[PDB]
Context: bound to proteins that are not shown
RNA sequence: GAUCUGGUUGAUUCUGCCAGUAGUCAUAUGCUUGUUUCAAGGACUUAGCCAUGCAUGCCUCAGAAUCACUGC
RNA sequence: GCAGGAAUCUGCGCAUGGCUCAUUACAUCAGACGUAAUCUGCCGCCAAAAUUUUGCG
RNA sequence: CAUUACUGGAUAACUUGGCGAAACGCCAAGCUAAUACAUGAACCAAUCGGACGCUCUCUU
RNA sequence: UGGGACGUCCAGCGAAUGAAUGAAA
RNA sequence: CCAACGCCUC
RNA sequence: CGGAGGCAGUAACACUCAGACGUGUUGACUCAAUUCAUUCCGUGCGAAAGCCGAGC
RNA sequence: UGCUCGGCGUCUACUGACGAACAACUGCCCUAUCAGCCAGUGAUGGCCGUGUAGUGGACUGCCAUGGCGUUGACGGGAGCGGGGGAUUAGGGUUCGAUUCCGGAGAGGGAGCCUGAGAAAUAGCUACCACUUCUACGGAGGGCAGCAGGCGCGCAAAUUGCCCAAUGUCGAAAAAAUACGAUGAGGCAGCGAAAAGAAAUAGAGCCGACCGUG
RNA sequence: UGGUUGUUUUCAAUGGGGGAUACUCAAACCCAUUCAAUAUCGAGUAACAAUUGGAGGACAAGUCUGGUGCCAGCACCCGCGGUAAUUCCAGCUCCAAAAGCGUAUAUUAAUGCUGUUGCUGUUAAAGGGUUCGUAGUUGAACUGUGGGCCACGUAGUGUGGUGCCGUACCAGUCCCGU
RNA sequence: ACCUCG
RNA sequence: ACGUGUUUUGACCCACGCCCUCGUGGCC
RNA sequence: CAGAUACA
RNA sequence: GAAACACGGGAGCAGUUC
RNA sequence: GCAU
RNA sequence: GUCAUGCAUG
RNA sequence: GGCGUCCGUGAAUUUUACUGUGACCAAAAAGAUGCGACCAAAGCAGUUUGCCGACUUGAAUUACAAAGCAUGGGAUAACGAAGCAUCAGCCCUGGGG
RNA sequence: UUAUGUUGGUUUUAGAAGUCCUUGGGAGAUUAUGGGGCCGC
RNA sequence: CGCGCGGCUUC
RNA sequence: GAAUGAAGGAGGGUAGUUCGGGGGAGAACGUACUGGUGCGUCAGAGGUGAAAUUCUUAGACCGCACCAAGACGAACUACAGCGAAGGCAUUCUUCAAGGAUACCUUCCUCAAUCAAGAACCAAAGUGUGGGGAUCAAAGAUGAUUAGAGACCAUUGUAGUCCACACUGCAAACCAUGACACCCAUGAAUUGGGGA
RNA sequence: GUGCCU
RNA sequence: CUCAGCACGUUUCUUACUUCUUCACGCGAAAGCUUGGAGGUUACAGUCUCAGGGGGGAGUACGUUCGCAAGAGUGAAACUUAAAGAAAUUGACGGAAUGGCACCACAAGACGUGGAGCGUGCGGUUUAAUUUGAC
RNA sequence: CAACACGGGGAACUUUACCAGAUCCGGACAGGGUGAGGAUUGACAGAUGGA
RNA sequence: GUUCUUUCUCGAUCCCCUGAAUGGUGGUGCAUGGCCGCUUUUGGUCGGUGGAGUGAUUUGUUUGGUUGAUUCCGUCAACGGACGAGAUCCAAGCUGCCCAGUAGGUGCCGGGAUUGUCCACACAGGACAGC
RNA sequence: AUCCUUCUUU
RNA sequence: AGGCCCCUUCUCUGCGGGAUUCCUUGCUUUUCGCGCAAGGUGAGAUUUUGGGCAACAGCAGGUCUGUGAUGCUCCUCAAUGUUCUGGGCGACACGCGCACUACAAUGUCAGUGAGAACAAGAGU
RNA sequence: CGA
RNA sequence: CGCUCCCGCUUGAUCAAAAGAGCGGGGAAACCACGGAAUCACGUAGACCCACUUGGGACCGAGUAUUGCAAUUAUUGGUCGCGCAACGAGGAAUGUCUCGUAGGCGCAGCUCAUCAAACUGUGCCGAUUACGUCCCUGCCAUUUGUACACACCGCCCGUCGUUGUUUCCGAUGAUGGUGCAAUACAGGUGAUCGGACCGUC
RNA sequence: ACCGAAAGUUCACCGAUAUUGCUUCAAUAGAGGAAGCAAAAGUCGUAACAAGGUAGCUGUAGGUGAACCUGCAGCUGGAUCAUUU
Repeated sequence: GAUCUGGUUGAUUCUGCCAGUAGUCAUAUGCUUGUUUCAAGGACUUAGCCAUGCAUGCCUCAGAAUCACUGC
Repeated sequence: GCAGGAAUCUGCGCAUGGCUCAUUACAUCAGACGUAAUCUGCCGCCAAAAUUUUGCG
Repeated sequence: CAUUACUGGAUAACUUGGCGAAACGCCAAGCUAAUACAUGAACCAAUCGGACGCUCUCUU
Repeated sequence: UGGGACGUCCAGCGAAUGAAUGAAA
Repeated sequence: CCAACGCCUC
Repeated sequence: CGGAGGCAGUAACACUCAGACGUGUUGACUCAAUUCAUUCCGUGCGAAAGCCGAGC
Repeated sequence: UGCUCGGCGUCUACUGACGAACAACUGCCCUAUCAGCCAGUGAUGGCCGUGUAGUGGACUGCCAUGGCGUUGACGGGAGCGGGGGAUUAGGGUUCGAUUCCGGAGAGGGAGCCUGAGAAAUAGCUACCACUUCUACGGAGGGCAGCAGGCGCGCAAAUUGCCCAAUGUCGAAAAAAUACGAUGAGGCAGCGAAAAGAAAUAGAGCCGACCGUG
Repeated sequence: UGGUUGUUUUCAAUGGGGGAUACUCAAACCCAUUCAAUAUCGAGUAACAAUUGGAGGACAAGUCUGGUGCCAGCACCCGCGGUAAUUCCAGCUCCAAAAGCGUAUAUUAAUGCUGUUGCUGUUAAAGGGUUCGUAGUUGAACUGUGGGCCACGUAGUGUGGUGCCGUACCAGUCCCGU
Repeated sequence: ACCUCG
Repeated sequence: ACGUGUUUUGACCCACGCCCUCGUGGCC
Repeated sequence: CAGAUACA
Repeated sequence: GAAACACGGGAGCAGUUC
Repeated sequence: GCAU
Repeated sequence: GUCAUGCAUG
Repeated sequence: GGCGUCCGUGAAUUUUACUGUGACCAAAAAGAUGCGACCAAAGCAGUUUGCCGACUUGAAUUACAAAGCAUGGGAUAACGAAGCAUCAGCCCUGGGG
Repeated sequence: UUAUGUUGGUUUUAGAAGUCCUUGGGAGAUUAUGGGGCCGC
Repeated sequence: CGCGCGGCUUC
Repeated sequence: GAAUGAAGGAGGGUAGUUCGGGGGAGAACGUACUGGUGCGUCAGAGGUGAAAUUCUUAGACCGCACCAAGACGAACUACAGCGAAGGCAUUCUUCAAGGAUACCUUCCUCAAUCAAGAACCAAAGUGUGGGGAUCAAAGAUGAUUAGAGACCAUUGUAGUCCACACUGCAAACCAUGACACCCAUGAAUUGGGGA
Repeated sequence: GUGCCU
Repeated sequence: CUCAGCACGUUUCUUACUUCUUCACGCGAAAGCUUGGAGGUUACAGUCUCAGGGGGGAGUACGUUCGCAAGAGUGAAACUUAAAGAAAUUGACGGAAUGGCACCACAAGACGUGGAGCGUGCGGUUUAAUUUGAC
Repeated sequence: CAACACGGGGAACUUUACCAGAUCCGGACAGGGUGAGGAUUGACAGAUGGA
Repeated sequence: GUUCUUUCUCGAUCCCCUGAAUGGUGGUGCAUGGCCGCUUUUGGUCGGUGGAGUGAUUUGUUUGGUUGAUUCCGUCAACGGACGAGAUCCAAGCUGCCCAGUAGGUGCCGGGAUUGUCCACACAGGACAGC
Repeated sequence: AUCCUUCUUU
Repeated sequence: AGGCCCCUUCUCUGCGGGAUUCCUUGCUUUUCGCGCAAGGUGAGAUUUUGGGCAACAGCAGGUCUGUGAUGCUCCUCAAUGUUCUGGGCGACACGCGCACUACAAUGUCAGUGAGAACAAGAGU
Repeated sequence: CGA
Repeated sequence: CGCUCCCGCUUGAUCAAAAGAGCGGGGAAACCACGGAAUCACGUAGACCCACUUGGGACCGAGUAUUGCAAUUAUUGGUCGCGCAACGAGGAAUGUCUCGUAGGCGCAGCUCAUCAAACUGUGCCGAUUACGUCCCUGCCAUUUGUACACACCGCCCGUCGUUGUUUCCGAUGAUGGUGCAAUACAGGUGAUCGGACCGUC
Repeated sequence: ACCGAAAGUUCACCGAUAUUGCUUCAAUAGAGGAAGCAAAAGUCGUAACAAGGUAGCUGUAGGUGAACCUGCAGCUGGAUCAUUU
């Protein structure tokens, strides 16, 4: 950035595919890691099975008080 | 007497939010439109002249 | 017959017995509320329109 | 129904059935 | 053009 | 009195009110709404038969 | 007693808003080693009806013989739609479970009460598979909500704090002789998924020099 | 004669590290401030020490030195190894990019190797054995794109006439040549 | 071959 | 005289205001 | 001016 | 688009123009 | 602004 | 027009 | 003393695709207009040589196809016809029915 | 249909359409020509 | 045999 | 008697009774291969690189004249003609077609190309009837060879030919799909027309 | 222009 | 008389099969094509239609249609491989042609070797060793 | 073909590279110990090796 | 005296260890130089500039006659040049100069040997010059 | 028609 | 028992001459050209006859047994260095290449005669 | 290099 | 002090070859040397006569001399025996050669103290056949085909046998998921009867 | 003596679940019979490449240890662009 390169022959010009190359809020694994900011995080397979705890209640000046309720 | 009021009855809410993507091709959905075919608490404007009742006899 | 909204019954919470190994399990008796439930308001309240009477009045 | 009066019955919001209006060429 | 109703005039 | 016109004017309605609707809306209505007749029984309708502040 | 004024609360009728349901014009991968599909028992239309909130073949009775298809019906495979992401001369190819909008479900599948609104899963009833306690008479359980465990796999975090903010519900403003709930929501722990900044040294001194002049 | 490559050696600066008068916070944490404001700790073999892949080609980087001897191994592809290995196992240098860097699988660009823009079909893969033919796709020309003046700017053609030089040419004179 | 003229 | 090439007429086009019963009629 | 031809 | 015929529940007192 |  | 909010049309 | 309003009634009474400009369109994301959050990835906020305040901003875009008002009529495609399947002057009286 | 103060009917004006007659004029995108048509030349 | 003339009615 | 025009687009017409191994039916003709018949002759003939299977005094091969049957149309015959391709070759008589040319004929977009669908299609092969001369898959003999199941020789069945039903494949080739436009030269050739 | 032509 | 006929010579024209060695431009990897183009094409657009997608497995397997059968049409995958292929160039080769050469070839011949004994070199077998190069 | 009277290859010892045995250092040079008090080198006599 | 018991001889060369040389007819001719054999006893090989082709490559160096010969003549998109063949070199066969005490000859003058009138003629004895 | 027989001299 | 006189044909060889398709005849691409065959001159008649030299490309041809030619690599003091003594390189059931001698009368054996060239030969 |  | 190498003449000799010894020459165109080589020739009035024989000389026995420091596995030369070793002209196959050549015959050099059936040269006698062609074996140049290019001693095809690995057919066998139907049928909704209990003359 | 009113009876409707039977899809065992591809080059030959020693190849039918051979029609991609003017 509107780009390509290696392999068929004693050499040559082709068709053609293999291989190389750059990304990926794309996953996983390996090695290695001082600071800071922002961040996804049991979809993939098994909408498989689940111990324990919590997740939805509400009273004012203005429905209903003889708590054997508490305070002066 | 005055306050604070445990507990229950009555009124309102719990059909919202959160999670997941199993199902699914005149389905769902998107852009365009309808209900002159209908229902509708809380919310906003707003209306109401029916009704022989009660104590004493 | 003069006046005109002080209307009624029940049920929780409670306490008295309790049942059931449990269990958000459940029974009977005795109390008392309402913005739960159930009755029910002539008053004093306008405007307008239909159907009748063999009831009254007038003219024709 | 000449007309007027007096008496009696019915005549609220909403619902169902039927009739009339729902016009202005 | 009539029969009922409105109005005017004397 | 009663006893005879003939059409100038004149929204309508026999008084209590001489204008108290002769006129809803839609692109369109068997819709909105008005009058009349015969009917609603629980499966409808109150002034909660109520709750606080004050003032007298 | 006996009157006046002011905040409230609730029946019924009506039409705006927040909604709900239903109809739907156009569009949306691969497959013909899928060519015919639909009608007893509804298929396409008509007529009075019934059910619904309402129209409708949604449904009962009767009548007619229709409706769709090489412009790909019917059947099969993969798959929740979209707003959007990746790659980018241009045209395109591909991904979208996932934060906003819509739909659907609460182990499997069906019925229903109360509500204005549910055919609701922290509502009820039964059956099917696994499962807990018991005194053996019986009684229960539903994490695809939050955190956590087993298994599965190449493969994925703490059994934390709080209602301060944002909102919902409510008979509620806050304050007192008197503190509403809320794993929705937010905050911190773990975390090279990925993304943005950025240290690991700067100036000279004196010898030894290296090439070049 | 102007950068430079170690050997000695000062001389400042700063944050990893640690601590608050304290800020934040719903309470804690992280940032952001600050090492006196009378009055507050700290790099020098800066042991506060950078890794992961490679050095035949594609593809940047050694004709270095030891070991093995078609074995062990590398190698995405071509290939290397049978006694002097530019390729294996190591040491030393060097290269890339750097708090990052390899490997595996899927996918986009490379790909004009799916081509509407924009492919190929004599011999490389590919024109049906030949005609007819329906759906489909594609299909000839025609009805008509004014006229004047304005006014002068400009403008090419041809149109006429105007002068008609200079040359040529035409008709004449001398008069050849024949 | 030229030289003069319309 | 005839032909150049000096000038100068006719249409074409480009710059451009108006009018046109913007073909003929038929009005005026 | 009207109308008459086109157009509307 | 337009031409003829009508609407006084027709142009907030039945517009505007000679 | 006389006249209905 | 006037028994008129007819207080209207002029 | 003509226009132009309004609403109905009869004659009349062309449609599509393509192109210009309007109508109509949650946000987030994407392009971008403005502002040194020490820069940047971001976010809509922020700036006064000071007081009991002032200036305030947060622009404006797009959209597979379909849909909706209006402009042209060149390229297009949808209807119709198959020509003897066609024949029809206009105006003005005055009457008969 | 409209008026005939009004309402309901018997009524009607005259119009407008329809047909059949006839009078002014102006048009025509196609000549009215040809045929039937006899007589004598 | 052709040939124009007159009244002409018919389509 | 009031209607665009008649495409160097399609269709149809008339004419030269035009042109050609184009197609279908009849009737004949020609030599040749094979087999018979009648005469003649006498010892070999056939075949090969060389031979051997084969025939032959019961007269083969060769010579002349005839007869029957089936197939095929030499030379002329070509960088010629006709057909959609596959294909098509003696003469005469018949039947229906096809192209080119000529035209001041007619008509007025009727057209190009194609999934599905249809018809035709060398040779080999299949079924049922004919026919059966030649050649000849299978098979049998003789050679050659290390072997030879092959090539060479002598034979030989199906097939090869006809009619009616199938099959639907070829180096079915120009290895080149159909329709339309433009495009430089010089010699030839087939058919029609003009001077 | 040339050859054959009952 | 298949007769106002039939052939030929010169010049034009419509249609058909094609040829150039004295045939373009242009195109193509080349061989080649060139008025039925394989031209008018990275200066890429007249209209329609049938096929291809590295080499094998394979025009095979399964399903289905057609056929009396033989077969025909439609038509995969698992696996396996780095090439397979096209047109040209230079060599080498040919029981393929043309023209020449050679007693390390033949023809016409000569004299030999291969048969016997022996000398020498090589192999094999033996051996303490029979050192070793060249076949 | 282009090995086999070829290595100029007719080898008694030598040549000789092969076999069985025995000597010698001709290991310079540089580091270390012995070392005229003797490092070191030839050998007379007896045993000696094929010698 | 190679060694050994022994007892002599010499005296700075030397002896023991150490790495290093040195030497090798030891391997590798498939690590090499030099030389040789063969392809190959035939006539063959290569630039420069120019022409043709995208290119490997090609023409020049082909074909017709001739020669052992890519030796010549002619023709020619080729023109000019280099090698090899030819020439040069050695040895033979014919000749010119120069040559002799190492090569050779010719006359004479000495010396040495044999020597015929005929005749005889090998045991079987013949054919071929001189006079 | 002819002038005279030949060999050796280490 | 060898004295003298004349010489350079034969021998010795350093430079030279001599051969050139030279001269005739006939053939030769249609002529020409380049040339062939037979003959002649000649010592010699077609590269005069024999040699020597001999291009460009190659072969994994041979040689590390020629050298004080040589790289890597082996042995290196009880040696694969060097020297001495003794063996072997030559060993035979056999097979192959190349030579020598024969298989007889064109001979074997024994005598007499005439008759070549290239060459070689001792100290440094 | 040796008699 | 003289020699080493190559040769000549004598003697050895009153008795083989082979050799010891004297006497000399040559540095080489002067010596060997008039270079007496072998095939060859001979009217030699020679020997043999067709047989494995006087052809051929392998193998073996005995005596001597020389070279060498050393001779056995015989260095070499010479003498007498052995000759009863094959071999009587050589299958298939095969090598060289065109004029002083082929063939035949010897000599010198080299190697070398002593040994040549070898090689390098030299001369001596001295022919037959051909003066051609491309048939065999090869070479050179050109045209043509090619799937070869360490190049025909090339490249390559298929069955059969061995070992791995993927798929297809196959009597029979067997497991899951969806859909539809027919039976049985939990539960519930609606209707129907019922009415304990409550309320209630 | 009303009024409400549970337990219960009968019928219709929705319908879980089970059994049985069909249909369809995906995976799976199998004695034996075959095909392909690799490895080693083991055995037998020599079909193709040159006129490859019988030119090669396409379609079809038959045969045979293997490559293959044979008949019929076709092609040049042939070993011929070419010979009554």
Molecule: SSU rRNA
Organism: Trypanosoma brucei brucei